The depositors describe the entry as "HnRNP A1 Alters the Conformation of a Conserved Enterovirus IRES Domain to Stimulate Viral Translation".
This is an experimental structure of RNA with a sequence from Enterovirus A71, with 41 nucleotides shown.
The organism belongs to Enterovirus A, within Viruses.
The entry is an ensemble of 10 models.
The 2017 paper behind the entry is "HnRNP A1 Alters the Structure of a Conserved Enterovirus IRES Domain to Stimulate Viral Translation".
[PDB]
RNA sequence: GGAUCAAUAGCAGGUGUGGCACACCAGUCAUACCUUGAUCC
Numbered sequence: 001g002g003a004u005c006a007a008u009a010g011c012a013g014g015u016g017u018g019g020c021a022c023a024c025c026a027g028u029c030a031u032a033c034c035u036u037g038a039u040c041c
Stems, first nucleotide, its partner, number of pairs: 001041006012035009
């Protein structure tokens, strides 16, 4: 780079936005988006 198979589950990571506390740093809660694994050359 090409081909084949199963799933899109969400764990974990990243980003946008709101709520909560301090004056920040940085924490905490929710939500949307992005990142899947196996097999052959």